[PDB]
Context: bound to proteins that are not shown
């Protein structure tokens, strides 16, 4: 704890992007 | 959460259970909310 997380040149300047079903594992 | 609540288990007492209190964050047993991950042109 969004100065987070994740990514297949993987390096992070670029990509997904904080809601809603639905199925695991607490 | 009215320890969810029943077994059950340990100790002191017993003609071998119509007792007492504790314990299960050792071992079986309930409905949930809520996080984490993953899946989606979305109902």
């Nucleotide at each position: 704890u969004a100065a987070u997380g994740c990514g297949a040149u993987a390096a992070u300047a670029c990509g997904c992007a904080u809601g809603a079903c639905g199925g695991u594992u607490c | 959460a009215u320890u969810u609540u029943u077994g059950c288990c340990g100790u002191g007492u017993g003609u071998g259970g119509u007792c007492a209190c504790g314990g299960u964050a050792a071992a079986a047993c309930u409905u949930a909310a809520g996080a984490a991950u993953c899946g989606u042109c979305c109902a």

An RNA structure (mt-5S) from Polytomella magna, in which 69 nucleotides are resolved. The PDB entry is titled "Structure of the mitochondrial ribosome from Polytomella magna with tRNA bound to the P site". Tobiasson et al. published it in Nat Commun in 2022: "Structure of a mitochondrial ribosome with fragmented rRNA in complex with membrane-targeting elements". The structure was determined by cryo-EM at 3.1 angstrom resolution and released in 2022. The entry is indexed under mitoribosome, ribosome, mitochondria, polytomella, fragmentation, rrna, evolution, translation. Among the 106 different proteins in the entry, which are not shown, are mL126, mL123 and bS19m. The entry also models magnesium, potassium and zinc ions. Lineage of the source: Eukaryota > core chlorophytes > Chlorophyceae > Chlamydomonadales > Polytomella.